[PDB]
This is an experimental structure of RNA from unclassified sequences, together with DNA, with 77 nucleotides shown.
The entry also contains Cas12-1, not shown here.
The structure was determined by cryo-electron microscopy at 2.83 angstroms resolution and released in 2025.
The reconstruction used 152,151 particles.
Context: bound to proteins that are not shown
DNA sequence: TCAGCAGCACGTAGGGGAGAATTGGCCA
DNA sequence: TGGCCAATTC
């Protein structure tokens, strides 16, 4: 030592209080827990 | 002890992206 | 000259 966006809660509705910050495309129909059956 | 296969549960798995320096034909 | 904006290259 915080101006835009986004999520989540306080109001007296004037705004203040707590959060993430690795994110687009795209294309399948997969990854499972298990209950049984062969070593 | 780890390899398939049935009824059940929610996302899952796997390609492809997210530069900058140096340089060369550039006219006024 | 020096400037400016594409074009090579890793």
């Nucleotide at each position: 030592g915080c101006u835009u966006g986004c999520u989540c809660g306080g109001u007296u509705c004037g705004c203040c209080g707590a959060g993430a910050c690795u994110c687009c495309c795209c294309u399948a129909c997969g990854u499972g827990c298990u209950g049984c059956u062969g070593a």